[PDB]
C1' cells in the first nucleotide's frame, strides 16, 4: 500500500403511512373524570383508527410481554461515523 478486525473517538441521525414507536427528570402543554371545584390549583385516566416499530424485556426461535403528548431543556441509549492508534492477513 490495500484487506480485515480490535479499541478510542471529533461529530451527526434517531427519519411518519410505498413508514418515524430508545430511556430519564425537570419544564411545557391537550383530554376526560374526581377533588365541598363552571376558571384557577391538585388527583389521576387518558393522547382518533388502522397500521408501523422493537431502539426494550423474555423465549422451548414457535413466540410472548410490555410499551405513542409528532411539544420544548438536559442527560444518556442505539446506530452511524472525521479521525487516531493497533492488529491479522496480504
Nucleotide at each position: 500500500g490495500g484487506u480485515u478486525g480490535c479499541u478510542c473517538g471529533a461529530c451527526u441521525g434517531u427519519g411518519a403511512g410505498g413508514g418515524g414507536a430508545c430511556c430519564u427528570a425537570c419544564c411545557c402543554a391537550c383530554u376526560g373524570u374526581g377533588g365541598a371545584a363552571a376558571c384557577a390549583c391538585c388527583a389521576c385516566a387518558g393522547g382518533a383508527a388502522c397500521u408501523u416499530c422493537c431502539a426494550a424485556c423474555c423465549u422451548u426461535c414457535g413466540g410472548g410481554u410490555g410499551g405513542c403528548g409528532a411539544g420544548g431543556u438536559a442527560g444518556g441509549g442505539c446506530a452511524g461515523a472525521a479521525g487516531a492508534g493497533u492488529g491479522a492477513c496480504c